[PDB]
The depositors describe the entry as "CRYO-EM STRUCTURE OF TRYPANOSOMA BRUCEI PROCYCLIC FORM 80S RIBOSOME : PARENTAL STRAIN".
Solved structure of RNA (SrRNA-4) from Trypanosoma brucei brucei, 119 nucleotides shown.
The entry also models magnesium, potassium, sodium and zinc ions.
The sample was in a buffer at pH 7.6.
Context: bound to proteins that are not shown
RNA sequence: UGUCCCUCUCCAAACGAGAGUACAUGCAUGGGCUGGCAUGAGCGGCACGCUC
RNA sequence: GGGGCUCGAGGGGCAC
RNA sequence: CGUCCCGAGGCGCUGAACCUUGAUGCUUGGAAUUUCAUGCUCAGGGACUUU
Numbered sequence: 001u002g003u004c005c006c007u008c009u010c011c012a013a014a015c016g017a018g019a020g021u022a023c024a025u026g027c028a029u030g031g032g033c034u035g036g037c038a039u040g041a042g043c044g045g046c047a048c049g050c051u052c
Numbered sequence: 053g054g055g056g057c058u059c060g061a062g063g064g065g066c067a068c
Numbered sequence: 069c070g071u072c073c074c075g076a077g078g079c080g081c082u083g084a085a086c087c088u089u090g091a092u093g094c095u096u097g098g099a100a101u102u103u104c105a106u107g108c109u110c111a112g113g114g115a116c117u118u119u
Base pairs, nucleotide, nucleotide: 002116003115004114005113006112008020009019010018026108027107028106029105030104031095032094033093035087036086042081043080044079049058051056052055063074064073065072
Other pairs, nucleotide, nucleotide, family: 001117cWW010012cHS012017cWS013016tWS023109tWS024109tWW025027cHS025106tWH034088cWW037085cWW040084tHS041082cHH045059tSS045078cWW047049tHS047059tWH050057cWW060077cWH061076tHS062075tHS066071cWH067070cWW088093cHS096105cWH102103cWS
C1' cells in the first nucleotide's frame, strides 16, 4: 500500500461465484402516499344523540 | 356558543 | 292504560376498522394552507501480502 474473512443490502444465487456498501436516511420505529377488503368494538332511539 | 335538521323492527312477556 | 323488559335484522357515529415490503412498493432534492420525523453507531475486529 492493497486484497480477503466476520457484520449490512439484493439487479445475483444449490454451494462457491456476483453486484454493492464500508458511520452511509445505513438500519430500526413512526407519519404520509399508493393500493386491498367493504363499513370495526361500544353506545343510542324526537334529544340532553347525529348533521349543517 | 346559538339557531336549522334527522331518528327502524316480525313478534313476545311483567306489573293496575 | 301507558310504562318497564326479551327479539334475528336494520339505522347513526363510519369509504369505519384492519393490512401495505417482507425473497426484499413509494416518500427526507420539482412545486404544494404539510409531507416527512425521531432513535442507534462513539479508534470496526481478524488473516495475508517477504511487499